Annotation:
An RNA structure (23S RRNA, nucleotides 2018 to 2897) from Thermus thermophilus, in which 867 nucleotides are resolved. Rfam match: Bacterial large subunit ribosomal RNA. On this family, see Yusupov et al., Science 2001: "Crystal structure of the ribosome at 5.5 A resolution". Its Rfam clan is "LSU clan". Released in 2014, the model rests on X-ray crystallography data to a resolution of 3 angstroms. Primary citation: Korostelev et al., Proc.Natl.Acad.Sci.USA (2008), "Crystal structure of a translation termination complex formed with release factor RF2".

Context: one part of a larger RNA, bound to proteins that are not shown
RNA sequence: GAACUGGCCGUGAAGAUGCGGCCUACCCGUGGCAGGACGAAAAGACCCCGUGGAGCUUUACUGCAGCCUGGUGUUGGCUCUUGGUCGCGCCUGCGUAGGAUAGGUGGGAGCCUGUGAACCCCCGCCUCCGGGUGGGGGGGAGGCGCCGGUGAAAUACCACCCUGGCGCGGCUGGGGGCCUAACCCUCGGAUGGGGGGACAGCGCUUGGCGGGCAGUUUGACUGGGGCGGUCGCCUCCUAAAAGGUAACGGAGGCGCCCAAAGGUCCCCUCAGGCGGGACGGAAAUCCGCCGGAGAGCGCAAGGGUAGAAGGGGGCCUGACUGCGAGGCCUGCAAGCCGAGCAGGGGCGAAAGCCGGGCCUAGUGAACCGGUGGUCCCGUGUGGAAGGGCCAUCGAUCAACGGAUAAAAGUUACCCCGGGGAUAACAGGCUGAUCUCCCCCGAGCGUCCACAGCGGCGGGGAGGUUUGGCACCUCGAUGUCGGCUCGUCGCAUCCUGGGGCUGAAGAAGGUCCCAAGGGUUGGGCUGUUCGCCCAUUAAAGCGGCACGCGAGCUGGGUUCAGAACGUCGUGAGACAGUUCGGUCUCUAUCCGCCACGGGCGCAGGAGGCUUGAGGGGGGCUCUUCCUAGUACGAGAGGACCGGAAGGGACGCACCUCUGGUUUCCCAGCUGUCCCUCCAGGGGCAUAAGCUGGGUAGCCAUGUGCGGAAGGGAUAACCGCUGAAAGCAUCUAAGCGGGAAGCCCGCCCCAAGAUGAGGCCUCCCACGGCGUCAAGCCGGUAAGGACCCGGGAAGACUACCCGGUGGAUGGGCCGGGGGUGUAAGCGCCGCGAGGCGUUGAGCCGACCGGUCCCAAUCGUCCGAGGUCU
Repeated sequence: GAACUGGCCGUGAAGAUGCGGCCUACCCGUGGCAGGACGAAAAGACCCCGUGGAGCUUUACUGCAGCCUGGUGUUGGCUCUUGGUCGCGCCUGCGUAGGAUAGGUGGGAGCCUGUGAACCCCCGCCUCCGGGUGGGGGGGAGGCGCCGGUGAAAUACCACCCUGGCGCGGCUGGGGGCCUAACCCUCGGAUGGGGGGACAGCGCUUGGCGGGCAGUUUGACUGGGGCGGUCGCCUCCUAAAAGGUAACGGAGGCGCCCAAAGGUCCCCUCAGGCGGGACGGAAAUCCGCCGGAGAGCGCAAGGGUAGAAGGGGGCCUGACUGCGAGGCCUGCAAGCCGAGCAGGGGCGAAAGCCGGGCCUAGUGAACCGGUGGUCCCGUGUGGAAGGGCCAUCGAUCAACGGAUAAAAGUUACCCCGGGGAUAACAGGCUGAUCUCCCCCGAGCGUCCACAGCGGCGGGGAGGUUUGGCACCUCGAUGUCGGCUCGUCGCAUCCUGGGGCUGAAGAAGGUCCCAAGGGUUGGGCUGUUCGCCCAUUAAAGCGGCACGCGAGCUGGGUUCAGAACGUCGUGAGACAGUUCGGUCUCUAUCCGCCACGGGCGCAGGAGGCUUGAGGGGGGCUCUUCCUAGUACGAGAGGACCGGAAGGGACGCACCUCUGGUUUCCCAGCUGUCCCUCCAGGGGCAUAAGCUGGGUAGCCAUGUGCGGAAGGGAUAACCGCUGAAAGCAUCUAAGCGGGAAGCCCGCCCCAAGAUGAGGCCUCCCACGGCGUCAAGCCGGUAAGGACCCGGGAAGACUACCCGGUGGAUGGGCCGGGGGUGUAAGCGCCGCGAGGCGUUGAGCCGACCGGUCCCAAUCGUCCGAGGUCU
């Protein structure tokens, strides 16, 4: 989706109208209920997944705005001051020594003085406080050096230059001040004046700060995700005698090291145990003997190994270059072993060995770039720039086959695509945890294993809890508690029955039988649970999607708000708290509660029953008598049998009690109206209000029920009784024995298709069908329609009545309700009061009377199969 759409127990993808078996069920509706149709609705909001999205944060990454900042352009006039740097000029740099206070090195004996000198007065600068050097005068031909001496060097003079500084110019910058004309502000227009001012603004460029903003990033595994752990290589086990082989299976290492721990030639053989030995002392070193590998092999482990791979020495550097047949291993890439050839070399007498280390870990593709080299390329040519080739370098690229050069959070404000491939609920499987039972019997209970109890350990049931797994269900299976309604189990809380007792009696302990029915009210909390108050016969446990939200609630729990503590820089966050917060009128099928229509029930009809099958109900306490008896020292105190009263519950009823009684009566207030007073009507609700109320309906009120009684039986108690001379309740057989089972009591019930039964009534064909069961209009007993109605009723059905009639309405009588109507008289100024008067009014009840209306009438309804 289409349907011709039942219950149970199985069953199945683990929750069946549709499969299996069984049970129940004539066909079709109407009213009503919400258990099922994993009911409708919404491609689950929770949860996970996607190299999905979006909002938000920050000391995530990167970027932008903004801001800060140097340089410079717009950018100008004057002046002081200071730096770097170059040329020129000049001066400084003082241990003994030599006479000396000589930066260096070299030259050369000569150098100055009229290219006016020594001794002396004035001035600048330095200081190691002595001398030094520069500028003005007196003065006048005199002055210094050399070697010797001497130090590290030689002290005239000349030269290049150093350290540090001063005077000039060249280049070039930093700092202060003033100016005005740029630029900016301002002034009743201003060609101007005032303030600011080369600043600030703006342009280009520099670096910085920079969630204010932008783009993104924020791994995978994962018995759900997260948190935690892990991520590549070696070893061993798992790994099932080839190789391989998984898990968040069991155990341990690696990210190195060694110029000797490497090649070779020669030599050598441990650990450990016993004995002997000065210090030593279990263990240094020494000697002896025994001692096949338990030592050692740089490090984990394994395999190997002294016929060396182990320890020592000599020489050495194959820790080679150019290759590389052939294989192991393997998806690819990679990893691994390798003879032999050439070159050239090491050790060795030689044979021969050497392309690192006993071996298996000690590691990193590509790209980008660095250093050395080198047949190569070099943009018209020659170079150069750059690149190639060879060599080597930079990876905790450790998420180790490595996405970018370059990255973290948060969302309860959230969203999309998907998933029962995956969590939370429930079901299922399982049963560790849980609940119960059991085996053993140490021991306890004076004695005594079970009156009552049970260590150490063992077996099992159940499927209420906690949990494991992830199987249906993420195009939705609503989740705690309460409420309503329940129903089933029995591992029994009470009442019933029974054995044992450490049972005198009463009371209790414990086990066995036993669901029939029962199993209270309140405080606290959302609570479940539990504690508590007051009672009880008792205040059982559990299943039913922890029953029950197309029944209800919505306190809790799970949205958006807000807060406390609290974690976080933060955004936010918390099986931590706190206040708030939208639960969907219509039932198609099944199921259920009721009520009809149809047909059937092999003649038609009216009435009256039977009871197969089924349903309802099944509770209990207290006091009195027996009896203050048995029992007991007493305090207590019965069986058995008998009576009375009570709780809750159930069916039914209106007499009484007590409610309602929507117009039965009365009173009252506002108002509007008839009609002025009186009287009365509407409205004040869907009665305006108040007082009161029959019938009906009803509970607080009334009556009645639970049995009794018959049968069979549970645990149990017993007869008779064998196997098995006895004994035994049993095996043949029999009796006793529960609120329980069957009946009995009340209700339904012949769709009991296995359609029953009894009384009475009606009765042929009248017409086609020959044969056969049919067909047609008329019929009977009877029924129906219609109408008047009803303590019947949603409708229908049921029931009564229909003139021969009291069926409804009216009237009349009564009952009942209300409580002295109206009108008139009397009293009072008046509101009112009094008489008439228990008046008037008067639904439903009880009854009478044909005034009213049920008139008149129509339609259907056997002619009765066969043996």
The source organism's lineage runs through Bacteria, Thermotogati, Deinococci, Thermales and Thermus.
The depositors describe the entry as "Crystal structure of a translation termination complex formed with release factor RF2".
Crystallisation conditions: 100 MM TRIS-OAC, 200 MM KSCN, 3.5-4.5 % (W/V) PEG20K, 4-9 % PEG200, DEOXY BIGCHAP, pH 7.0, VAPOR DIFFUSION, HANGING DROP, temperature 296K.
Among the 50 different proteins in the entry, which are not shown, are 50S ribosomal protein L5, 30S ribosomal protein S19 and 50S ribosomal protein L6.